This is an experimental structure of RNA (23S rRNA, nucleotides 3 to 563) from Enterococcus faecalis, with 557 nucleotides shown. It comes from the structure "E. faecalis 70S ribosome bound by PoxtA-EQ2, high-resolution combined volume". Among the 48 different proteins in the entry, which are not shown, are 30S ribosomal protein S20, 30S ribosomal protein S19 and 30S ribosomal protein S3. Method: electron microscopy, resolution 2.4 A. The entry became public in 2022. The work is reported in "Structural basis for PoxtA-mediated resistance to phenicol and oxazolidinone antibiotics" (Crowe-McAuliffe et al., Nat Commun, 2022). The sample was in a buffer at pH 9. An Rfam search finds the family "Bacterial large subunit ribosomal RNA" in it. The family has 102 seed sequences and 51,934 matches in Rfam 15.1.
Context: one part of a larger RNA, bound to proteins that are not shown
RNA sequence: UUAAGUGAAUAAGGGCGCACGGUGGAUGCCUUGGCACUAGGAGCCGAUGAAGGACGGGACUAACACCGAUAUGCUUUGGGGAGCUGUAAGUAAGCUAUGAUCCAGAGAUUUCCGAAUGGGGGAACCCAAUAUCUUUUAUAGGAUAUUACUUUUCAGUGAAUACAUAGCUGAUUAGAGGUAGACGCAGAGAACUGAAACAUCUUAGUACCUGCAGGAAGAGAAAGAAAAUUCGAUUCCCUGAGUAGCGGCGAGCGAAACGGGAAGAGCCCAAACCAACAAG
RNA sequence: CUUGUUGGGGUUGUAGGACUCCGAUAUGGUAGUCUGUUAGUAUAGUUGAAGGAUUUGGAAAAUUCCGCUAAAGAGGGUGAAAGCCCCGUAGACGAAAUGCUGACAACACCUAGGAGGAUCCUGAGUACGGCGGAACACGAGAAAUUCCGUCGGAAUCCGCGGGGACCAUCCCGCAAGGCUAAAUACUCCCUAGUGACCGAUAGUGAACCAGUACCGUGAGGGAAAGGUGAAAAGCACCCCGGAAGGGGAGUGAAAUAGAUCCUGAAACCGUGUGCCU
Repeated sequence: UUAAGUGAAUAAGGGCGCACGGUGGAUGCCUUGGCACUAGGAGCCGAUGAAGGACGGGACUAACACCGAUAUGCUUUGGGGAGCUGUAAGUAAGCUAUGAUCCAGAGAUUUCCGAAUGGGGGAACCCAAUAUCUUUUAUAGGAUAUUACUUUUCAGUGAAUACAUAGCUGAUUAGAGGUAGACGCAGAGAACUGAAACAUCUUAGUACCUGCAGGAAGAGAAAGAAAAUUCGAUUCCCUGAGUAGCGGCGAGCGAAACGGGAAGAGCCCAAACCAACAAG
Repeated sequence: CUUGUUGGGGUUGUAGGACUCCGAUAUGGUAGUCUGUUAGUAUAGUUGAAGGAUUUGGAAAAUUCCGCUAAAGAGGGUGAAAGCCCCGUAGACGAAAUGCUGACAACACCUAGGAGGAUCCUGAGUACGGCGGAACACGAGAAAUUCCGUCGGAAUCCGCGGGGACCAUCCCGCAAGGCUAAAUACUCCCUAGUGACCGAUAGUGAACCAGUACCGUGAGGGAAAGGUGAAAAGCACCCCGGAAGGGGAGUGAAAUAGAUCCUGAAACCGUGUGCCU
């Protein structure tokens, strides 16, 4: 040199491990707020306008909170003793030892809607009457008051219709709505469900609706419980007892009295009769 | 002569009362009133003991050293965990005003004993019954007791009702008129507390401008969303960029605590590369 044979490294991308980031908001710690209760307070508010809202009020104000045209506050009585003009800073302008801000009791103010109630209305709006006052030369404009309905009582008017009565006008009197989504009483009253189906039954006299409440309600002073011989209003707790009973004798439903406790409290009428008055 | 109004009278079952006799005008009681007076109490408050150093740290309450106070060592806050720093706590104390409660006083309102029965009264369309329903633990049942509708319908003290059909006897009561505190039920609210209750997907739906945003014609349905730091000391100034955002420089103990801020898991996304393909 030639031939035959053997033959690593490489990664476009990917895998595993590791490191560091991002995303996300678990975990831990924490808490403004909740939950269940205990003790006491209080258990109602409204035509003297409620609950709940609307719209407004600040040196700038969108929101919340506060307040109501006396609007981010007014008076007063106490407390308090150095800062204050909220959340919320910021600037601005102020207040305060002649006591501010703040705190508690008592008052004043408290627009509009809303039972709403002068009339109307699609809540927070609109439109009137009457009286008085005010604006303007005057009309127009503005302010305050009064004016719903029904009930109670009184008065006045007053129909058919004679007397009356009803109606009508005024006054007087009282309700009218809201809640604490609780508790009470009453009216009315389901169904799913259970019965291994289902009509009795059950769920239940429950849920729901409606009325009336009251701080509690209801019940209550024996035409009772009994038969140990007796007890001596009612309510509630323990027990009786899952007993006696009820029951398509099914599913289920289910006492009461005695005994023991809490707490205790009793009273007024009607009638007889008497007196007065009025009447038929 | 009755027939209404008023006042008296009267109130019940060992029957009472009217009535007729006598006899005492006392004594007791109260579930009366913005009647005052008084005390307490609620609604503001005042007062209230006792620690300094040292070590660590940004900070002390931690630590060490010696002290002290306690009728107070409950609890909270303070730059970490404090009996002695603060607010408090135990204890002592306080009320102009308005409530509430209790007394006391006042005033008001009730409260007669005994003997007699001749007569009178004692709740009617009621009790009760038939029929139909209901309530009673009790479903009609042998169904008493209570009630509702309908119809019928008593007695009355020598009476009437009940004792679970009904009758007799006995016993117990006296309906058809009303009122009545307490012991019982509940808590929207108010005050002070408690928890082998929750700790933000829990706990209220709502710790946060929530019954909101949002959805729906309406009734109605109905959220999500807490955490810088001890203190803002919330990064002057510089640099790149139109800004956003970064890098320095600062603040801070720490900023990979820079506000989407404590911690910062996982999924997921990426960068580097020890080994492999």
Lineage of the source: Bacteria > Bacillati > Bacillota > Enterococcaceae > Enterococcus.